Primary citation: Schlundt et al., Nat.Struct.Mol.Biol. (2014), "Structural basis for RNA recognition in roquin-mediated post-transcriptional gene regulation". An RNA structure, in which 19 nucleotides are resolved. The entry also contains Roquin-1, not shown here. Released in 2014, the model rests on X-ray crystallography data to a resolution of 3 A. It comes from the structure "X-ray structure of the ROQ domain from murine Roquin-1 in complex with a 23-mer Tnf-CDE RNA".
Context: bound to proteins that are not shown
RNA sequence: AUGUUUUCUGUGAAAACGG
Numbered sequence: 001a002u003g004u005u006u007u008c009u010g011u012g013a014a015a016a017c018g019g
Stems, first nucleotide, its partner, number of pairs: 003017006
Other pairs, nucleotide, nucleotide, family: 001019tHS002018cWH
């Protein structure tokens, strides 16, 4: 990276774990 998870009043935000 591809993913997966967590918190939250979200026409959405902030993170963590893979590696």